[PDB]
Context: one part of a larger RNA, bound to proteins that are not shown
RNA sequence: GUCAAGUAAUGAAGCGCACAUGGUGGAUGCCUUGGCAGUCAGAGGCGAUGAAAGACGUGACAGCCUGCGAUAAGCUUCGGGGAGGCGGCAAUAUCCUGUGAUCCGGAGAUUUCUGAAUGGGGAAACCCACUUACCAUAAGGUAGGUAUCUUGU
RNA sequence: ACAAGAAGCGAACGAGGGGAAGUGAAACAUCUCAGUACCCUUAGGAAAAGACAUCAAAUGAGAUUCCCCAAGUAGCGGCGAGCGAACGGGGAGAAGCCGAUUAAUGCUAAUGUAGAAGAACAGCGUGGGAAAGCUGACCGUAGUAGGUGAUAGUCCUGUAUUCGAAACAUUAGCGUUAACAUAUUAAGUAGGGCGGGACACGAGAAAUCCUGUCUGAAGAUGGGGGGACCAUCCUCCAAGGCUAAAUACUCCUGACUGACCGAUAGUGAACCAGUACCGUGAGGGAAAGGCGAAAAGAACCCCUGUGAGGGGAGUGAAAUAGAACCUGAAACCGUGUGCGU
Numbered sequence: 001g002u003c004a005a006g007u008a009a010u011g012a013a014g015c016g017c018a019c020a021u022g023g024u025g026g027a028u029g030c031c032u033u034g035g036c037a038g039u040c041a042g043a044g045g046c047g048a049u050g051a052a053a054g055a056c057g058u059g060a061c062a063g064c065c066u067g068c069g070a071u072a073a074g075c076u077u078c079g080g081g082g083a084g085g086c087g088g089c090a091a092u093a094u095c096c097u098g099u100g101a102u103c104c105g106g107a108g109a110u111u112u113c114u115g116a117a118u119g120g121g122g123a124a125a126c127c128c129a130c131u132u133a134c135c136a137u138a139a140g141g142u143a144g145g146u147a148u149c150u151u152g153u
Numbered sequence: 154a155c156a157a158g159a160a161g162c163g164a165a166c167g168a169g170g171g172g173a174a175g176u177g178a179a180a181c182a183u184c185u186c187a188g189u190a191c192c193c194u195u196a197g198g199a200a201a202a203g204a205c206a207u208c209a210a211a212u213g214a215g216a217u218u219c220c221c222c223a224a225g226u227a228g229c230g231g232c233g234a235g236c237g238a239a240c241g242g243g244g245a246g247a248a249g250c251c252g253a254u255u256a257a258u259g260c261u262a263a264u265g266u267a268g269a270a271g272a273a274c275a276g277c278g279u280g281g282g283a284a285a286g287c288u289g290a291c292c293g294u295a296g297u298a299g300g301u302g303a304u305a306g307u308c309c310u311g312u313a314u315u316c317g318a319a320a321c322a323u324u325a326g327c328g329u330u331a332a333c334a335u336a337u338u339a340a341g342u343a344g345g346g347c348g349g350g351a352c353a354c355g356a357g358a359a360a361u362c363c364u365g366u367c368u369g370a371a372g373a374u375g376g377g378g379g380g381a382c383c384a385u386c387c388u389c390c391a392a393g394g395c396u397a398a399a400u401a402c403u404c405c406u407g408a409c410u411g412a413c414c415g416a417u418a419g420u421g422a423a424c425c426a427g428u429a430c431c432g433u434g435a436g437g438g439a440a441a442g443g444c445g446a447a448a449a450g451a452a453c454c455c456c457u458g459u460g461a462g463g464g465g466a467g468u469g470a471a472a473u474a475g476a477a478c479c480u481g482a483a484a485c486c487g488u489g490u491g492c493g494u
Base pairs, nucleotide, nucleotide: 014494015493016492017491018490019489020488021487022486023485029479030443031442034414035413036411037410038409039408040407041406042405043403044402045162046161053114054113055112056069057068058067060092063089064088065087075108076107077106078105079104080103084096085095119128120127121126129146130145131144132143133142134141135140148159149158150157151156152155153154166197167195168194169193170192171191177184181231207214208213218245219244220243221242222241228236229235249395250394251393254332255331256330257329258328259327260326261325262324263323265321266320268316269315270314274289275288276287277286290307291306292296298310299309300308344368345367346366347365348364349363350362351361354380375390376389377388378387379386430437431436450478453465454464455463456462
C1' cells in the first nucleotide's frame, strides 16, 4: 500500500426555534380645540318695518368657510383704546395707520332674490303684470300702490 | 269704499280636543299597559286652579298650588294581575277683590351692554432651554389660575382691591295719555229617566262631578252637601267675573362647579358633520385629532424621468422628531446569526 467487512462525520431545495435588526399597523401612555351633568341668577321669543331657513353674489387674489348685501370681509356717528392692521385655511401684492388705523361696545344707514311671501302664477331662489306720480323719448327709468281674512266708519 | 290687527317660524313646561297597541295577568276577553305614545288646537313667563252651594264631626276649621307624612293604609279589583285614596298633622307661600287689564309717554333711581389701574427675585451649579436644585430676599385684602423652551405668588396674561358710560335696551317708583273692561247675586238652571264618562271606587248597597238624549224645580217660610236612603243636627249659598306667591321647564345669556369623558370615549359630529355616502321619498347616516419650544419645514450636491424615493450637507436637544411626522404594542411580513431538520 491493495482488498474485504464494520462503522463515523459532512451536507439544506427549503423549513423550525431563539435572538438581533427592520417594515406594516396604529394599540397604549400623555395631551386637548370638543363634549356630558348640574348650581346660582337672568331671559323665555323672532316676523308684513318681511322672520326662521336658504339661493346668488361680494375681495388685489382661484376655491371653500366666516362676514356682509349692488353703499355687498362692508358705510356714518357716538364712546373705549393707543400701535399696529386689511377675517380663517394662508401666504403674497398694493397699501392703510398718532390728521389715532385695525379692534371692542351703543345707535343709525344700506339691506339682491326665495321663503308666511302678500300684485297673478309657479317645477323656491323664476315667469307675467296692472296702476299712481315724475322724468326720458323711444321700446325705458325713479319712487310708491295692488294678497286674504277679522274689528271699526 | 276708509283705518287697526292677524298670518308664519321656533326648545321644553301649561291648558284643551281626540286617543292605541306591544306588554302583564305566566293563555286570554273584564282589567292592565294608560289617558301613556301619537295626532290636533292654542297661550304665558309660567299656565291651570283659586275664596266655599268646601271640609269636619274635635276642643271645630277656614281659598288655590307645591313638598314630607298619613300609607302601600281605607278601599277598588276575572277580589285575579294589579290599581290605590282621603281625613288630618308638619312645612313652603300667603290675599283677597269687583279693572289685581293692556299699551304708550315723561321724569327718578338701580342695573346691563366696551373698559382702566393693579404688588413683589436675584446670584450660583446642571441643562437645548430653568419655572426644578443650592443660597439668600421681597409682596400678600394678590399663594393651589392659564401660559412662558422642564414644576413660577415676585416673566407675561392674570388674581385680591378700587372704579369709568356719549348712546341704547332692562327692572322698579311717580305722573299723564288712550284701548278694553266695570256682574249685582243669576232657570231650560239644580234635580230626574236613559246611555256613557270621571272620581283610588270595574254598578256595586254607590254617594259626588260631567253630559249625548228626553225632561225639569224651589227660588230664603228657600236651596246644596255631610258616600244608598230617611229624620235630627251642622255647614254653606250654584246657575256673574277676576286674583300675586310658593309649583313645572330650558332653544337660550352670565358666573361657577364636577371622585363626569378624553378621540372605538364624550354629542351622530374635537377635524369644512347632519357632511360624505345610501334612499324616489319620508329617512338613515359615517370615518377622520397630536412634527417641533420655535418652521428653524432641510439652501446646495449626488442617483433617478427636471418623477417617486433616498443619501449627503445643513437646522434642531432630538430628523428610525422630516411633514402619512409625539410615543409606536400585537397580529402580519422580511433580513442576519446559532443550533436542529
The PDB entry is titled "Cryo-EM structure of P. urativorans 70S ribosome in complex with hibernation factor Balon and EF-Tu(GDP) (structure 3)". 23S rRNA, nucleotides 9 to 508 from Psychrobacter urativorans: 494 nucleotides with solved positions. The reconstruction used 12,151 particles. The entry has 52 different proteins, among them Large ribosomal subunit protein bL12, Large ribosomal subunit protein bL21 and Elongation factor Tu. Rfam match: Bacterial large subunit ribosomal RNA. The entry is indexed under Ribosome, Hibernation factor, Dormancy, Balon.